[PDB]
Context: one part of a larger RNA, bound to proteins that are not shown
RNA sequence: GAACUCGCUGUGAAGAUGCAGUGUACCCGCGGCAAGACGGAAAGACCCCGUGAACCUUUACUAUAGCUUGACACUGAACAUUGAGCCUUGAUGUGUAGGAUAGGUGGGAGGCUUUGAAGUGUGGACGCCAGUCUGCAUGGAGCCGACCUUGAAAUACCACCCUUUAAUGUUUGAUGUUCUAACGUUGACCCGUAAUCCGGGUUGCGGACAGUGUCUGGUGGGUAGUUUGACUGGGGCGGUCUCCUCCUAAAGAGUAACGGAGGAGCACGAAGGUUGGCUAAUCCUGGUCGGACAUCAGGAGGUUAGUGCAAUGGCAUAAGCCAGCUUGACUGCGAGCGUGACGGCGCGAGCAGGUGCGAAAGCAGGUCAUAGUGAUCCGGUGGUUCUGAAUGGAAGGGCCAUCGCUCAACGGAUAAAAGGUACUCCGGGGAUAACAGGCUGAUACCGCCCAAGAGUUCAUAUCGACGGCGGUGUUUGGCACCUCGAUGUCGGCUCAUCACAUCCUGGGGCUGAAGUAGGUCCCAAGGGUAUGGCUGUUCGCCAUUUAAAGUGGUACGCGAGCUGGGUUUAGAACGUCGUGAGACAGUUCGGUCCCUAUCUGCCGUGGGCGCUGGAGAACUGAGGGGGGCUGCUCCUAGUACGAGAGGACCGGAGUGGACGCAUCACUGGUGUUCGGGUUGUCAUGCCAAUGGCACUGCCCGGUAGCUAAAUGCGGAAGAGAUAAGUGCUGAAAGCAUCUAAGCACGAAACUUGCCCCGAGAUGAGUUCUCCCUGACCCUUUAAGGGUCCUGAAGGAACGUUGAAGACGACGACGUUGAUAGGCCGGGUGUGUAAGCGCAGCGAUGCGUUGAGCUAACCGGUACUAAUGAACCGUGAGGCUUAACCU
Ligand code: GUN
Numbered sequence: 001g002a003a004c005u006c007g008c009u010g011u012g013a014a015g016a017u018g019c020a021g022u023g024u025a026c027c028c029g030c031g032g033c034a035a036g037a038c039g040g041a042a043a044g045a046c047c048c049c050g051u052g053a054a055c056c057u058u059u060a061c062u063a064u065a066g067c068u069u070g071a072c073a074c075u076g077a078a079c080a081u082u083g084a085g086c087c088u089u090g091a092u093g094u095g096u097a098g099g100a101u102a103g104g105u106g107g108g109a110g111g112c113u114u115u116g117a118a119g120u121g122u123g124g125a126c127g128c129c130a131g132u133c134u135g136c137a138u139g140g141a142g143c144c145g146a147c148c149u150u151g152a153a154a155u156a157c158c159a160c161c162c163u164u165u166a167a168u169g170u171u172u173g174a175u176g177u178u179c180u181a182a183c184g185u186u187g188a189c190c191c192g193u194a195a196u197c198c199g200g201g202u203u204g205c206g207g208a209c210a211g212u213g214u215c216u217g218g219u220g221g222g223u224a225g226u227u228u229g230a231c232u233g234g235g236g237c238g239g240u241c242u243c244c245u246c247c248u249a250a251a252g253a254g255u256a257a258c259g260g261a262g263g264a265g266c267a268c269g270a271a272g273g274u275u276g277g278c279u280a281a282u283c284c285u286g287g288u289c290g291g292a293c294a295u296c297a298g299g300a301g302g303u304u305a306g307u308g309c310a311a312u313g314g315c316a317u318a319a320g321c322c323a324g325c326u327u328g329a330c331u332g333c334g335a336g337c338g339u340g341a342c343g344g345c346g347c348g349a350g351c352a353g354g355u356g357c358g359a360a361a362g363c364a365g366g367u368c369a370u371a372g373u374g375a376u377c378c379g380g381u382g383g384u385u386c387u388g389a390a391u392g393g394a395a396g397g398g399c400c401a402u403c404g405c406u407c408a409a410c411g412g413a414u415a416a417a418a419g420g421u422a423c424u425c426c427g428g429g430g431a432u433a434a435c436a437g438g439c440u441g442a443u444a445c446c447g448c449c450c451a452a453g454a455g456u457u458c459a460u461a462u463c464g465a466c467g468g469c470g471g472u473g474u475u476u477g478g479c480a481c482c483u484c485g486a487u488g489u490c491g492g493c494u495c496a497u498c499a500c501a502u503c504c505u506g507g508g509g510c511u512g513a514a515g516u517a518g519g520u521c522c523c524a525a526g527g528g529u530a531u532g533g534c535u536g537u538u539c540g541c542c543a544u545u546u547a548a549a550g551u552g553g554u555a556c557g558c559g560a561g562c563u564g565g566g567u568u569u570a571g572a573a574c575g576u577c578g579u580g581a582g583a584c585a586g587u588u589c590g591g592u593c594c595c596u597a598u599c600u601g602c603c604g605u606g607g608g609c610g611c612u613g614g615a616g617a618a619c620u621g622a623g624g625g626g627g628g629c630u631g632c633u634c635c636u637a638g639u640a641c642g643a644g645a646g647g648a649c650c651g652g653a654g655u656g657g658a659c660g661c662a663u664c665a666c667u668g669g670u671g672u673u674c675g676g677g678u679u680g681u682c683a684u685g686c687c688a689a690u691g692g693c694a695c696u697g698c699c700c701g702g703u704a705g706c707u708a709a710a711u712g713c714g715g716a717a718g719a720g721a722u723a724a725g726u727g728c729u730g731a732a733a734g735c736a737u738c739u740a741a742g743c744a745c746g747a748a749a750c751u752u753g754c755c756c757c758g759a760g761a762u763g764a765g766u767u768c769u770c771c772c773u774g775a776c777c778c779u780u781u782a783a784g785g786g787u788c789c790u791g792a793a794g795g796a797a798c799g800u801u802g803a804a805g806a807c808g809a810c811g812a813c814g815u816u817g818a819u820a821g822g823c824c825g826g827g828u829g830u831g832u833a834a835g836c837g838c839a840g841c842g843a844u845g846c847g848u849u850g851a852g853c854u855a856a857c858c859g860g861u862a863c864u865a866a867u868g869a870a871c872c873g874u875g876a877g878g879c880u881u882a883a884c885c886u
Base pairs, nucleotide, nucleotide: 003017006023007022008021009020010019026608027607028606029605030604031603032602033601035600036599037598039595040594047429048428049427050426052425053424054421055420056419057418060226061225062224063223064222066219067218068217070215071214072213073212074211076179077178078177079176080175081174082173083172084171090165106158107157111143112142119138121136122135123134124133125132126131183206184205185204187203188202189201190200191199192198229241230240231239238258242264243263244262245261246260247259265410266308267367268366272326273325274324275323276322277321278320280304282300283299284298285297286296306315307314309372311370312369313368330353331352332351333350336347337346338345339344342411355364356363357362378404379403380402381401382400383399384398386397387396436483437481438479439478440477442476444472445471446470447469448468449467453463454462489566490565491563492562493561495557496554497553498552499551500550503528504527505526506523507522508521509520510519511518530544531543532542533541534540571589573587574586575584576583577582609760613771614770615769616768617767618766619765623757624756625755626754629657630656631655632654633653634652635651641646659714660713661712662711663710667708668707669706670705674701675700676699677698678697679694680693681692682691683690684689718752719751720750725745726744727743728742772877774788775787776786777785778784779782789875794872795871798814799813800812801811802810819865820864821863822861823860824859825858826857829853830852835848836847837846838845839844
Other pairs, nucleotide, nucleotide, family: 002018cWW005599cWS011016tWH014437cSS014438cSS015437tHS030806tWS034035cHS034597tWS037560tWH038555tWS044046tHS047234tSS048432cWS051413tWH057580cSS058060cWH058579cWS060417cSS061221tHH065220tHS069216cWW075208tWS075210tHH076181tWS085170cWW088168cWW089166cWW098100tHS099148tHH102150cHS104159tWH104160cWW108156tWS110144cWS111156tSS116140tWS118139tHS145147tWS149153tWH180207tWS180208tWH181207tSS182207tHS183210tWS193197cWW220222cHS226417tWS227418cWH228419cWH231258cWH244310tWS245311tSS248257tWS249256tHH250255tWW262310cSS263371tWS265373tWS265408tHS267271tWS270272cHS270327tWW270329tHH279318tWH280302tHS280305tSS281301tHS290294cWH291293tHS291294cWH303316tWS305318tWW314319tSS315318cSS328354cWH328364cWW332365cWH334349tHS335348tHS340343tHS358360tHS358361tHS374407tHS374412tSS375407tWH376405tWH388395tHS414416tHS419581tWS421423cHS430434cWH433484tWH435487cWW441442cHS441443tHS441473tWS441476cHS443473cWW443475cWW445474cWS450466cWW451464tWS451465tHS452464tHS454459cHS455461tHS458512tWW459464cWS461519tSS472501tWS473475cHS480481cHS487555tWS488593tWW490536tSS494558cWW500525tHS502504cHS502524tWS503525tWH504547cSS506747cSS507724tSS513517tWS514641cSS514645tWW515640cWS515646tSS523723cSS524748cWS527629tSS528547tWS528548tSS529549tSS529550cWH530549tHS535539tHS536565cSS545549tWH546548tHS547629tWS547630cHS558561cHS564593tHS570591tHS572588cWW578580tHS578581tHS597599cHS605807tWS605808tHS610764tWS614793tSS620759tWH621758tWS621761tHS622758tHS636650cWS638639cHS638647tWS639648tWH640647tHS642644tHS642645tHS658715cWW664666cHS664707tHS664708tWH666710cWS668709tWS671703tHS671704tHS673855cSS675830tSS675852tWS702855tWS703856cWH708709cSS708710tHS717753tHS721749cWW722747tWH723746tHS724746tHS729739tWH729741tWS730740tHS731737tWH732736tWH733735tHS739741cWH759761cSS759765tHS760762cHS771792cSS790874cWW791873tHS793873tHS799866cSS804809cWS805808tWS813866tWS817862tWS817866tHS818863tWH819862tHH828854cWW831850tWS831851tHS832849tSS833851tHS834849tHH840842tHS840843tHS862865cWH867868cHS
C1' cells in the first nucleotide's frame, strides 16, 4: 500500500488479524468502552555523529574601531644659557757658563712715547711664594743693539705659531623665555540681514601649543572571522596515538581487542677496524686486619656468567674479556634478493679508486642482531666543466654536500587558535546511549546435596560452619538484536487479569506438640486479603484495626481512561565549581497533558437468512456465565488436659463484618410538574385579589417515581471422584510392607447440587396446537421458467400506549373497548383560600373554615382518541430405504 481485517501457545528483524500448530466463529447494523492495531499528528527536542549552523564567554588565535606614544607635515620670528666645530686676537717656557724663569724659526739698526714710559702707592688673576701678566691713580724725559756669555737675541719691533687658557664672531642641535603672523575661539561687536545657521570684517583671549594627515610602539571581547582532534563495547572522564621485544598467533609469512608483559626517542673516536692473546657464574676448603660478601690459593662447576640498555634469537672459531698498531664509522658503484598499496626500508657478494691491520691466507663500507625517529615546502652555509631575460658580468635558479620542526594527534590540514548553550538550530542514525521488549543469568531470589557444630543428653523438632548442585526470570548488571520520518517517564486514582514460591480460612505429617497458643514441612489458588499520620513517593517508620492486611507476572498492567505531586525546557535564587559564558547526578519558589474510534477486542441491543410446506407456543439441556469469604458469643463444659494459671478437639445454636441481588411496605433523601410564606420591582385601571422577572428570586414543607443510610434474601447442606495424608488384607522377599492384585477413608481446589443465559447445540433436537385441497403456457424437460385465479394460519402495519425502552426490541389496548387523556369520588400534600361579616385608629386578629388548592396515586366512568379496510406470508410440501397399511 491492498484487505475476504478472530483467540491462544509457539515461531519469527527478537512484543503477530495475516507465519505453524490448534481452538472458536451463521450474514449485516445501532448504541456504548478504550485493552491492541508498537493507533493519528510533528523526517526525536534526549543521546551520538557531520572536519554542519548560530548566538554567548574569556588572560584561545588572528585582525580591527576606539583610546594612547613618538617621528614628520600644516609650523614662524626674536632673544638669551649651553655642549660639539671656527675665527680674529690676547695668556705661557726654572739644560748650566749669565745684565737671568734663554720660546724655536726669519725681516732685523731703531722701536716705544705725549691718541702721554721709566719709577714708586695699591687692586686683581696665575703660581714651581723666584716671579709673572694686569685696571686705577701718582710720576714726567727713559725702558734701549753687535755691546761678552750662549748649539739658537734682545723685553726696540714685526709675521704664520705650539706647550695651554680665555673671550668676542659661526653650523647644527639641546633647553628655556618672550613675540605674532600660521592655526583655535562653543567671548563681545559690525554688515550681508526683520536670521541663536553661514560668510566677511573689527576686537578681546589663546598661540606655534591645541588639533588634523601619514607613519609608528602600546592598549583594545567594544566589534569581527574562526579554531578548540581522533580511538572508545554510546559519549564523557581516565588512558592512548610513532618505534622495538615476547606471548595471544592455530610448527612457512601475516594475523585483532581499552588482550597479557616490558622497553626506545640514546650511547661510543672506542664501546669502531685488524692482528695476537684470554675465558665466565655459583659452591666447598684454606688464608693478616677481613665480617654471609672485597683481595689471595686449591678443588668442584662448565657459560647458569658476560653482551653500554628491554625482550627474544644468537654467541667459545666466541659476538664475551685485554693489548699493539690504527681510521673501512672509506668515495664511486652493484649481480641478485627480502619487505612494502605507495613514499620507502632492509640484506648483498663482486667491480674501480684509495686506506688500516696481518709473515701470509685474509679481515674491515661502523657497533651480536633487531628500537634510538620526521616526508614535502620555505630558508641558511660550503662547493660547482650547469644556467645567467640585448651582450659581458652579477643577482636569483640547478646540481653535489650539509643545517633548521617532541610537525610526539609522530604519512606531518595553518607560521598562528580555548570554552559555553537549559535561548537554541539543521542534516542524519535505532550504524549509538536513556524507557520498555529480547538474548544472557555473573549478581539477586527460591530450593536442594554433605554434615563438623548449636540444640543440658541428641547432627537434621528448630537451625547449621567449610564446601557442592540446581530452579526461576526476578533484582543489580552485561549486550546493543527491535523502535530515534517518536514505542510518553515515577507515584497515585479507576478498572483489573494471571502465577503460586499460600497472608487468612480448609486438609494433613513431624514437633524440643500436656491444653490454650506456636514452630516446620506437605496438599490446596475456591473465595477473602485495612483505614489513617509523615513524605511526590513506590517502599518504609509510626497510630489503630483485621481471620488476614500474601509474594510475584501482566510495556516495573492500566495517560487515544483521569491525575500531574516526583522527574529533561524556557523565569528566579542559595550553597558549590568556574576568570567568564555557564554548571550540579545538590537544594529552592514558579511553570499549556491534544485526538468526533475505521479494524480487532469487550458490554449491551436489533435486522437478515437458515433449521426443508408454513405458523403459534411450551420445552429438553449440549455448552457458557455467576456464586463460593469470615468474626464473636452460647451450649457441649469450666468438661478432656493441666500442679496451678488457664482451657479445647468432635458436634450443635445464635448473632454480626465485608460482599452480592432484589424491593420501596417501613425509616429517610430528592421531588424547578403540589401547597404555602416572603424581599425588590413591573403589570393586570385602582382597592382587594393575582401573574411576570430577579439561581425554582430567596425559603418552609411535600405526592407519585427514582433511591440508601432503609429491609428482605443469599454464600450452604448433601452427593461423586480425589490431593497431601491415615489405614485393612497381602505377596514379590517363610518375616515385614497402605500396593504389586484386592479393599476402607480423606480438603474451602475438581464434578455435581444453587442462580442466570442457553437448539446458529448448522449435531439447528422434542411436545402440543393452527393453516393452505383451481387452471394454463413455454423452452435447452428439471428440485426448470413464467401466466391467470387464489392470498390462509400467522406476521406486520396504523393508532392509544407501559413500573419496557437511546433506536430497534418487549408487554398492554383498539368500540364485542379502561389503552391513554379528561371527568367523578377518594387519598395525599399543604395548612384555615376568595368573598363577606365582626373587633381594632391601624398593622392585623377572629368567624364563616381544617378552608381553598392539590402532579405522576387508588377506586370508578366511553366524554375525547384508539377506522370498516389495504401490506407480507400461499395454494398440501424432495429423493432413497425401512416398518406398518393398500
Ligand atoms: N384489535 C386487535 N388487533 C387489531 C388491529 O390490528 N387493528 C385494530 N384496529 N384493532 C385491533
Method: X-ray crystallography, resolution 2.1 angstroms. The entry became public in 2015. The RNA (23S rRNA, nucleotides 2018 to 2903) from Escherichia coli K-12 has 886 modelled nucleotides. The model includes bound guanine (GUN). An Rfam search finds the family "Bacterial large subunit ribosomal RNA" in it. The family has 102 seed sequences and 51,934 matches in Rfam 15.1. The entry also models magnesium and zinc ions. It comes from the structure "High-resolution structure of the Escherichia coli ribosome". The work is reported in "High-resolution structure of the Escherichia coli ribosome" (Noeske et al., Nat.Struct.Mol.Biol., 2015). Among the 51 different proteins in the entry, which are not shown, are 50S ribosomal protein L27, 50S ribosomal protein L17 and 50S ribosomal protein L30.